[PDB]
Context: bound to proteins that are not shown
Molecule: Bacterial small subunit ribosomal RNA
Organism: Arabidopsis thaliana
RNA sequence: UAGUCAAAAGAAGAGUUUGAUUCUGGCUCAGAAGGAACGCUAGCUAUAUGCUUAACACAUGCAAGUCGAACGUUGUUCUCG
RNA sequence: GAGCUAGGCAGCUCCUAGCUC
RNA sequence: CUUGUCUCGGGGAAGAGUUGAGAACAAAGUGGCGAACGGGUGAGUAAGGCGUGGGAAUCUGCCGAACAGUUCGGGCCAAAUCCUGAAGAAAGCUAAAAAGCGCUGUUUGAUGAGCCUGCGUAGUAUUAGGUAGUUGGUUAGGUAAAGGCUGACCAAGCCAAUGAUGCUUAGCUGGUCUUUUCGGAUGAUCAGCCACACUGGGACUGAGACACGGCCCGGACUCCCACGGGGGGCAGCAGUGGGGAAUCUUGGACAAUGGGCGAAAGCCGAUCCAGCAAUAUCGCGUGAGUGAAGAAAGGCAAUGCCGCUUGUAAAGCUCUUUCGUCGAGUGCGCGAUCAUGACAGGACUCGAGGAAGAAGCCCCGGCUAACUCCGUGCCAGCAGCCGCGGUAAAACGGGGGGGGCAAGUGUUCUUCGGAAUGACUGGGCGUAAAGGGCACGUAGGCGGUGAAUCGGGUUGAAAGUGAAAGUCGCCAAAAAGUGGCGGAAUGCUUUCGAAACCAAUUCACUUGAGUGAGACAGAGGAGAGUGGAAUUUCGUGUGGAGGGGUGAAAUCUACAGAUCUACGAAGGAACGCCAAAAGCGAAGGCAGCUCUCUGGGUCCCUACCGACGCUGGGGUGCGAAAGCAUGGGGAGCGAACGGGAUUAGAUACCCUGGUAGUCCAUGCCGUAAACGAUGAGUGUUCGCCCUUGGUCUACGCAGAUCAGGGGCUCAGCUAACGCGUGAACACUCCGCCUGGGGAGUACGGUCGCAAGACCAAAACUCAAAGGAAUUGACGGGGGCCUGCACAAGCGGUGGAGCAUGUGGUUUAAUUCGAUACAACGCGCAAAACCUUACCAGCCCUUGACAUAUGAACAACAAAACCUAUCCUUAACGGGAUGGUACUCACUUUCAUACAGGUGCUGCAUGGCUGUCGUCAGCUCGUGUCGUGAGAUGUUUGGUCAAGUCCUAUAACGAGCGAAACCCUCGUCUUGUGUUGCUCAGACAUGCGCCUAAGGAGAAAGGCUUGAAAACCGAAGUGAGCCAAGGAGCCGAGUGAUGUGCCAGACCUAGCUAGGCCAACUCGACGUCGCGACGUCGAGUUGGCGGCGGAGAAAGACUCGGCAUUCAGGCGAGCCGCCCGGUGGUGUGGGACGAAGUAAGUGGGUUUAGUACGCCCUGCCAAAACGGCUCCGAAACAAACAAAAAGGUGCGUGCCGCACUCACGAGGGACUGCCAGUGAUAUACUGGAGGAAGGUGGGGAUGACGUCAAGUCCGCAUGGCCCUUAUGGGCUGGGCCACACACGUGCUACAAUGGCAAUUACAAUGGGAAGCAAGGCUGUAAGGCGGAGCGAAUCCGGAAAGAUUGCCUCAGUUCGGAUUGUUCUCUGCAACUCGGGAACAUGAAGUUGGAAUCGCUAGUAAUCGCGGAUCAGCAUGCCGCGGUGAAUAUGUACCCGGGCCCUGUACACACCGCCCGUCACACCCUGGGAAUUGGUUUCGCCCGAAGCAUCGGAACAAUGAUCACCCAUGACUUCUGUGUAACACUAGUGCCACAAAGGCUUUUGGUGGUCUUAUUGGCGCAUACCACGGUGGGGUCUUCGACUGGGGUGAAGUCGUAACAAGGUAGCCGUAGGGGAACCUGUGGCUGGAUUGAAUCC
Repeated sequence: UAGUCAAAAGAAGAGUUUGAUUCUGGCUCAGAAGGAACGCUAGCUAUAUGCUUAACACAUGCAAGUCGAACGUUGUUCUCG
Repeated sequence: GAGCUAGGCAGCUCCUAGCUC
Repeated sequence: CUUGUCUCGGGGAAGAGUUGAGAACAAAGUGGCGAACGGGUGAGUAAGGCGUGGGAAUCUGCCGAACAGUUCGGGCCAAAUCCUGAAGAAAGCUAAAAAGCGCUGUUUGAUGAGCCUGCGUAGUAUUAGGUAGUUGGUUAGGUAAAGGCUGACCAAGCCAAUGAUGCUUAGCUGGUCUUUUCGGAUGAUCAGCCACACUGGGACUGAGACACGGCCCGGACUCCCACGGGGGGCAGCAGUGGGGAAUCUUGGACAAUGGGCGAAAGCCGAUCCAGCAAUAUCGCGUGAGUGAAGAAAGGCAAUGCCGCUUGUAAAGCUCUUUCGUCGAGUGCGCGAUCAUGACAGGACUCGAGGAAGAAGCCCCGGCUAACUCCGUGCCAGCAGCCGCGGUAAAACGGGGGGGGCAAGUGUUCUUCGGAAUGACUGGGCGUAAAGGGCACGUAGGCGGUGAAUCGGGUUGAAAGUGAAAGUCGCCAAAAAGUGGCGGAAUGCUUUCGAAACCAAUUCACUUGAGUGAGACAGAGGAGAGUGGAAUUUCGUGUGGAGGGGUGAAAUCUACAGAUCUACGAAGGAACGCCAAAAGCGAAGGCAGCUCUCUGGGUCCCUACCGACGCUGGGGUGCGAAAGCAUGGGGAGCGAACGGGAUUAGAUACCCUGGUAGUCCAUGCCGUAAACGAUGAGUGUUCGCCCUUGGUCUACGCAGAUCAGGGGCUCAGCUAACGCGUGAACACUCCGCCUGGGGAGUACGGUCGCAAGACCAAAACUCAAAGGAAUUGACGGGGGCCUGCACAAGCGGUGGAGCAUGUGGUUUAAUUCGAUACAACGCGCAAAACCUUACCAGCCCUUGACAUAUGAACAACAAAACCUAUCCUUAACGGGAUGGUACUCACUUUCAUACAGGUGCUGCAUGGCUGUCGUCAGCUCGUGUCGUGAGAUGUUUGGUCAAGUCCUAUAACGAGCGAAACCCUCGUCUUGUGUUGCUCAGACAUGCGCCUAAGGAGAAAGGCUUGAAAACCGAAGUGAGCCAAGGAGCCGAGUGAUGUGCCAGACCUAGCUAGGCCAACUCGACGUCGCGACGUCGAGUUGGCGGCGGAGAAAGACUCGGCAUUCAGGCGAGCCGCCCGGUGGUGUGGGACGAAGUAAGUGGGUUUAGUACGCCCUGCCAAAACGGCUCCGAAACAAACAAAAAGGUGCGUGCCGCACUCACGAGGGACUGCCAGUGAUAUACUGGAGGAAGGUGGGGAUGACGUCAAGUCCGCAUGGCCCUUAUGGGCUGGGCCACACACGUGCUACAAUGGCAAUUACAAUGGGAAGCAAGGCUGUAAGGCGGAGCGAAUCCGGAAAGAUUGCCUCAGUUCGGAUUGUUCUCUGCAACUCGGGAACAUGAAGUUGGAAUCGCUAGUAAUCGCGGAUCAGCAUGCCGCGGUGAAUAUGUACCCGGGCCCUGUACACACCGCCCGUCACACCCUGGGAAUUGGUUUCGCCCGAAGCAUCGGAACAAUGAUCACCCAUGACUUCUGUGUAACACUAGUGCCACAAAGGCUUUUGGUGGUCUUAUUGGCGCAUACCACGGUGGGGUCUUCGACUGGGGUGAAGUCGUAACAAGGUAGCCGUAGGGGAACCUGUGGCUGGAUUGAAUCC
């Protein structure tokens, strides 16, 4: 050289107050969700997250060292030729 | 370890230190 | 490499020590840099912060750019790019003098910091005032930088209803979860920012801290110490202990990115990787395929269809081996970069290689996909909700099976949605929760027009920013793991636009707002004054017993005189009628009148004025009644209280008293159902009816227009009612609601003198609480209408005694079911045993009974088994013992599977029944109406016994019910007529009582008359004789008719005789001559001419001849008149007349013969009468008989179905019709007929349905139990009793009657395990036996009643239970456990309480009679008949039912619901003396480190003075001094530094010297200042003796308050009183029923 515009989607219901209805009115089950725990049960990788309680007290280790091109005394293995 | 060059030792020479190779 | 000792040869040989080089950090340090970054936490911080947008008053090491220089001292033991002074600001270094670095300053740029600021950024008012550096101003400091940052002084502000100050919660933001959206929950991981670093306090260095592994101080706490002191800070990473529900390894590596110093090589738990965690994600896998022997097991099944299913599932079998497991092999890429790998036993590719390593939980009653078996029985238990569990649980538990999800599932916690359930998107407030009592007014919101201007809001455009990650679109890689672009950050900042609108300002208009003028209206208010009536007190005249009061009394008043009755007086209190859903007010409210003052209003040409309006948080007034205060007044009313009461009780309702209160004066409260249960305001809306007061227009009268007040409506809305002056269409503002309860309660704050008022929750508890409306019921409410319900009655249980039944208690049973009307004489239509379940003994256990069941036993006939004998058993049996008797199947056997249970269950059922009720009410289908439940049909006027019917009708119809159908009785019709009817009219047979001789003397006519019995001889009841002499048929004679045959001849001679034809004589006629002659005819002889004979019938009459017939038979019964009658009949002969036949004779008169009919007097004629038990006998006893007999009575039998009985088939009555009433109708009232009149009477028949009614014990039946027992059978004994009450039935207390003797009248029915007449027998019950009858025929004394008598009113002659002896019926069996009779005893009983029951004409009452079940039996039940009334007032009453109209909190439907105290348990909560620590705040007292100021003086370091560590720059006199050069004496003028004095001086510094100049450092006294101590605040917190409140619950005590008119209507505020609900006063409300008014078709 071509070559075309997007930014949305996502809206429900049911049971229960009464001899029966309608209504107001709540309570309960549906779904989503978690820094969750607890039961039963257990293959797999990857990836994220992993004291929310006591900013409670703490063993232990590692978490801050570099520059001899700022340096001087000196101190040494000596050891070269 | 010899060739070649810059430096103390005791009268340009007689010996001390350095890079080529 | 030098010198010195040793040793080799003047140079070398080990040997010490220091000149000539090679490097390493070394202690460290001094230093430079960084430890202020990067990590961790979120206590604090409610904005001094954070986000967002800015700004000036500042700084900004390192980075980048440029420009100028890096000199000297000195001090730090040694020196530095260490320090320190000067100048300029500093500083110099080099990789063996090397460039290149650095450092300081000038100038910029970038990054960053600091500061300041607009805006946005929690709840709480039961926190309303806070703050004195406070708020500003000047002045000095201050800071690097403005500023109360500050000291001083000045002036007193500042913040607060836009919620200040307090109090509680908390790090903020991009954002995570959810939601379409908004919103709400969260702020953890990851990043922006702030804060924080054991607790407090400071400050130093440094570009950069008040600094997490920097310093100092205090505290608190730990850790070592030698004992003195040191030391300590995980809220860095990992890791322990703590608390918890629980949140990881005491990993690896700088390999990479990123930060640090190093010119460069080099150092980090940041980080990158790794590690454990179903902690979430996304994946991927736990195989593919066959695979029927539908395997085995598993369940379930009537146990159909492979029975169903597990289940193609497994098993087997062939593929396949990824994920993961094993073994190999590397610049693949992560350092692909020079190189640098921890990851990495990773992947990567290759290979051993077996489906082999990988399926779990939840759920299955409904919500909600999925179900079955067993266990389980209000226990266990589940439940998210509704709820399941009381032997069928799909809900609990177990087995099986199935659904949903899936390496995950399920529970709890957690947040959103559903949830419009805080409604902005996306509500309500009339009756449901919620409009304030009302207004006023503050902010505040919102609110007329047109003209102009500006451009704040508004709006158009641009850039900056709106961190990145995130959401989202796309794209691509990736396999669950990313990136790029984009978009969005809805905003704001700047820029130039736009001018309608909001904002403003400028100009006008008036329609909205207001005022004027003129009118008007009122119960608007305050004050002032005036009226009578009534009630009460008193008084006066009067008069004398009650008044008053109630459901009804009584208290109370009364002859000390009232009530009443007239006049008066006193007072108080309210204002009769008007009058009013009328009027006025903002609301509460307001009225007898008049007057003063006074608010607001509407009408009105309309004038002005000009948008000034509407609402209104916190605030402000008003605000009935009761209540309070103080002072009045107190008539009546009347809390409290007293008594009368009333009641189980009465604080009450009912009566009588009666203070506070009502009333006035002023004050206080400040509430009411303060209620059109409806905030305020503006605009728009179909009308009609009204109506209060304005206005215009009026021409028979109103029409119009305004303000209001009131109904009714179109529409509109409402869950429903309903309103429509809205509750319509919309609007602005206000207050409030968010389930009920707890509760308008506690706390708390205010106000009140108090009472209390106003703001006002929560813990805790439940799944509801509730509105309107429908059905139905209900009501001591209306509104009709009706039933022996009541009323008019009549009689009963209840009292006594019995019979029966039940309630009870008693053992062995006293079996069981029934239970208000709708159980209790009920199942029972029949308990000795049996019935019988119940109780004890007696046993049995495949059983008494049924199938199959074969181990069995064998019989081809055994056994058993059974008709009969014996024996034992209280009985069953059993033991025999014969006999009978047989089946190839035995019942026969045990054994089994079982049979069985009157065992439990009517709360599993069927069937059946009671029940409301013979009640007239139940409903359905379409149609409509209602969102719906449901309404209509059946809601109207009347009728009915009925929703029966008509009428009306948004219903039209149908079913069910009712009626009528059915039977029965009653009247009648017809038909068949027995075993029945048998009345009018005839025949027999039984009987009884009456003494009961066979045979020839007698009896009678039709005469006679109150018109009909009875008078009258018709005869002589028979034996004689009398026996003997003439009648019919056939034949012949006298004289006559219809026929056939023969007649003749004689004599002689051998069966035989049967012939024929001329001549002569006489007579007649003719011819010739009366007589004679001739001719013709006739007769004579021959053997032949012409007349006359014999037989038979029948006739008609007469005469003669012959055979029959011997028996019957009668007078003494006639002439008509006689004693008296009177009614009835021919013949032989003579009158003959007339007719029809025959005759002789010839055609007709006479007579002869045969056949038809009168009178006289007299006769024949049917002239004729009819009997016999006795007698006068046989007898000695006449009792009757083998019979007829007299002459009686008894009860029958024959012929018809008359009537009756039936019993077949029908009429009949249908208000038919008359009349009247009346909407005709539909009926009702009569009247008719009729035997029955209006359903004639009776039965039968009995809706929906209700009541878990009854019964598993009839039958049937589910389920549950026992299976030698709850089963079967046997006897006994029980079902029958009793201190005891109740129910039903019977008996009577008498004289309407008890009894004895007399007499009258039924019906049903019942009878073969039978009814039984009669006779006999028993005192009788009973007994003997039996005529008839299987029954219209056989059987059955009706009782009452009536006749007489007894009684004579008693506890009796009424009354009979208990109550003795004999007896008897049955049965096998009558002590406990059936009737029956005889006779003696003789309880109570003299009309039976309250009550309560039964009945309206053949009924009540009584009278009996008849069945029933059954051997034995009724006081019971069912039926039948005798006799036989009271009373109908009808819906007033109680009662019962229906209707429909209202009200309900009831729906188990009032015997309902339901409130409150008390006793009880658990739970929660308040007050509470004294109490806990906390927090925060303030005031003082102390004063660690520290801030530097100063204070200041007094050390330490430069400036400065005079001289000195000391040379020197100067030069010289010699002076001195080491030396050279050069002549000379034994060495010296010059040579020339220097040992030196003294010089211009300076000089670096020396040494101290000054004086103050400075400041440094010291360090100590002011200032600030934490801990500490203290007290006063705010504000929470511990524990509490006691006590108050609530709830849940057991559903105990007391009550019945509330729902109907809840029995006293209810409530609301206030006030008392009371156990309690509550009661009562007082004003308010209806969130209440009950009602009826004109006048009439």